[PDB]
Context: one part of a larger RNA, bound to proteins that are not shown
Molecule: 25S rRNA, nucleotides 1 to 416; 5.8S rRNA, nucleotides 4 to 164
Organism: Solanum lycopersicum
RNA sequence: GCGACCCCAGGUCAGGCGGGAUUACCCGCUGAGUUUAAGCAUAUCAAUAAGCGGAGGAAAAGAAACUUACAAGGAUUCCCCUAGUAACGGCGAGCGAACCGGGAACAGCCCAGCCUUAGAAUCGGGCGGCUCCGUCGUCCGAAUUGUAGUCUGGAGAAGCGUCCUCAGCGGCGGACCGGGCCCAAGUCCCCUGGAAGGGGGCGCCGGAGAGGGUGAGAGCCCCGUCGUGCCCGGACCCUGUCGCACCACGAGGCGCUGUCUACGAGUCGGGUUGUUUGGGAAUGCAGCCCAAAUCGGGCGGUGAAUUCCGUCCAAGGCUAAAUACUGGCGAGAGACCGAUAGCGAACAAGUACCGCGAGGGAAAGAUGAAAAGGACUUUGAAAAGAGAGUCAAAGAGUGCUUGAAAUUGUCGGGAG
RNA sequence: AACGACUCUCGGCAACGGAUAUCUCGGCUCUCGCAUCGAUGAAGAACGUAGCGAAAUGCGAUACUUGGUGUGAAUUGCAGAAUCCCGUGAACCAUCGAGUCUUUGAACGCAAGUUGCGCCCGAAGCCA
RNA sequence: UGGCCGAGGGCACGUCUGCCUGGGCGUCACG
Numbered sequence: 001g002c003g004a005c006c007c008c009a010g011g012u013c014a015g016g017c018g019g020g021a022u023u024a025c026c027c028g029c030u031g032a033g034u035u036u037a038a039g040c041a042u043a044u045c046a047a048u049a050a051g052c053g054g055a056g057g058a059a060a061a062g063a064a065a066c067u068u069a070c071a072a073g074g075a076u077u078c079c080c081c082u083a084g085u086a087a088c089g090g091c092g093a094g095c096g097a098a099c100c101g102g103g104a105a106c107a108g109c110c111c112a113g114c115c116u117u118a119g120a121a122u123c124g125g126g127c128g129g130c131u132c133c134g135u136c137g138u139c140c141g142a143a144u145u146g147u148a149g150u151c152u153g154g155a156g157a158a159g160c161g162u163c164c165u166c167a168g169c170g171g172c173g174g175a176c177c178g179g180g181c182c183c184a185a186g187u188c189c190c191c192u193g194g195a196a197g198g199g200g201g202c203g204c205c206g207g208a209g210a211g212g213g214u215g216a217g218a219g220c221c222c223c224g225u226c227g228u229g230c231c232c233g234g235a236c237c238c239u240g241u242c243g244c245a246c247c248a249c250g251a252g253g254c255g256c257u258g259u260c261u262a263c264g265a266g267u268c269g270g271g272u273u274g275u276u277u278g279g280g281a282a283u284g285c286a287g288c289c290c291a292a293a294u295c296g297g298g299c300g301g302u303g304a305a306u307u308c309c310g311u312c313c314a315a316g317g318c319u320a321a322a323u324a325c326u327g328g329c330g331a332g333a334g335a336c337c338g339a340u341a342g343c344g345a346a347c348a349a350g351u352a353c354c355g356c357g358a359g360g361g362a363a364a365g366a367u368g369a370a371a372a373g374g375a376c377u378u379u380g381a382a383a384a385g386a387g388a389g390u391c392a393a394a395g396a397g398u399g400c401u402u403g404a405a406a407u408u409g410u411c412g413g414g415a416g
Numbered sequence: 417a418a419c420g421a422c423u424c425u426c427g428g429c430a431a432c433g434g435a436u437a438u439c440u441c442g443g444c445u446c447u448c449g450c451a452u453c454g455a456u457g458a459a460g461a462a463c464g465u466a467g468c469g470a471a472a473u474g475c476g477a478u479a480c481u482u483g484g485u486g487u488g489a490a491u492u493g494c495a496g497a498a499u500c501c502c503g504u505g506a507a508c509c510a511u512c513g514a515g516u517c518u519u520u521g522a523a524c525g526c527a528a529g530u531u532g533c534g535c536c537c538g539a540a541g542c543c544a
Numbered sequence: 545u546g547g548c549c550g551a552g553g554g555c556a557c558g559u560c561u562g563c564c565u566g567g568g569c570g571u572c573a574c575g
Stems, first nucleotide, its partner, number of pairs: 001574001003572003006568006013562006020453001025056001026054004036043001040090001066073002077104004088094001108318003111264001121147001122142009156260002158257005164252003168244007176234006183227001186202001187218001188201004203220002205209001211223003269290007296313005328450007336443002353360002365439002373400001376387004401437001407431010460520003463476003467494002482514001483512004487507001525533002534555004541548004
C1' cells in the first nucleotide's frame, strides 16, 4: 500500500416503532399529618390522602421449590365460612391473616442445556407471480459467539414390536348480534263546557288495560304496546348437514428393554441495616458484606446441634373463565328530589363575574287551547291614561298560572 | 278637648313581595350491555364560517354543510327561490361507507408577548 | 441547456432492521 475482521462515526439513505390524552375499575413506586391513645414520643390514623409513573376491557395472579401431618389435598382468582380467631400491641389504645370445609369458574402449557454435521434443514429484506392477514420463485443479507427441529422432570433419549391413532377446502342451513316495514277495537246518541278526553246510554278490541300525545280522568282519535309474518345487514367464531379429496413415508399412543436420563449463580442461602407483616431469636422487600450445592436444594410458624421422616423443585416465559368498574358510549329501572330541593349547573353553567396567578364561581323554569300579543277614537312632547277590541278569563296583557307574610297607601269604625 | 292633624288600632279595597299549591325535555340512586383516543397528528386551545346571528349547537375557505343511502313533501321568525312533487326527489329529516377538513397543540426546521428568522424539492406557466 | 415565476410538499428527537459513505495499527494477513 492492498484486503479481512472488530469497534465506532455520519446520513432529509429504504421501510418501521416510541412520546401525549383519559380516571371509574387495574399495576409499580413514593408517602404525610389532622385524628385516637381523654396528655404524649412507640403505636394508631395508614402500608391510607396528596405526589411520580404504566395498562386493559378487564387488569393483576396463575400450572406448586404449595397445603398439610390426614383414610391426606393438588395452578390462579373470587364468594361464604374460618373470625374479630391464631398472632401482633407503651400486651395500652387497638390491630388481625391463613389452611381445612361449602360454592362460582375451570385449561393448560412454552423455553435454556448433550444430542442435523451426508450439508442452517431457520429467518428478514429487494424484485416478480399467484388462489394476497398469506403463499411461491429468485436475488442480497442475518446467523455457527447458533436459526430451525427434538426435549422440559407429568418426563424424556435410544433400541425393540403391538399394528392402535394422526393429513384439507368448499356449498348450504342453524345458532348468535344489529336494524327496517305492515298489522286489534267508537271518535255513535244526550247533557255540561271555550275545548269532552267528563257524566249518562248504547257498542267493540284485548297474547295489545305499558307509556306518551291530542284544547279536562282517552284500551277503541294519533304514536305505540301484545303477538306473528316479511325483509336487510354484521360476525367467519361455534354447530348441523352435503360434495370433493382422503400418500401413514414419518410422528404420536400402548407394551417391553440392559443402558442413558443433562433441569436456570453475585442466584439461593447467611450476616447486618432499614422498612414492612398477624408472623412472634426476625413475614416479605431492599441496600451493603459474605457467598453455595448436585444421592443435592427449598419448606415443615421457637433460636441451636444430632438422627430420621413428609413435601415440593426457586433463581426463565405464556395463558381464557369465575372477579372489579362514582370514567366513556348505549339501555332499563326507582316506596329518591320537585326550582332555597335535586349535580355547582332543569335556562347561551363550569356560563356571567372575581383573582397577576394557582384558583374561586353565581343568579336565572310556568301568558293562553290557540297570539287570537290589544285595531280604532280621544288626551299628552313622550312614557302613558281614558274608552274600545281579543279571549271561557285579562280578576291570564310578553319575568304575564296560582299570588301568603313582613311592609305601604287609601276609605270606613274606634281610641289616645 | 268638638272638628281636623298626628299616632295607634280593626275592616274593605289597592300596593309591595314571591311564599304556598299544581307542574317538570333536569337531577340523584340502582341494575344491565359494550370495549372504540393519538405522529394515518389525539384531547385541549385559537380563528373563521349563514341572505338576514351575538351566544349556544354545527361546521372548516367544499366552512349551521358536500357525497352515498334510506325516508317520501317540506323549512319556517322574515325574506327569496319557473329550487322541488306519479319524482335522479322537498326537508334546520334519518343514517353512513365517498370526500373536504384553516391556525395551533405530544407538535416535529429554529422560535415566539414575533403570523418573526432559515434551508431543500418542485407540477403548471413563461422568457430565450 | 439556462432564467424567471410558482401550486404543493419537505427538513425534530430517540430507536429497530437493512444499506451507503467513512475513522482508529483495535485484531490480523499479504506486499